[PDB]
RNA sequence: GGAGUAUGUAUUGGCACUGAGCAUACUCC
Numbered sequence: 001g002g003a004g005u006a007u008g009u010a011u012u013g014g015c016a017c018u019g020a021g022c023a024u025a026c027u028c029c
Stems, first nucleotide, its partner, number of pairs: 001029009
Other pairs, nucleotide, nucleotide, family: 011020cWW014016cSS015016cHS019020cHS
C1' cells in the first nucleotide's frame, strides 16, 4: 500500500440514476 469487518454521510459519473465512493474502529496480507 490494497481487501476485508462494524459505524457515520452525501458524494459521483449523470441528468440519468440504481447506487459507488469516502470516512471511523479493528484487522489481514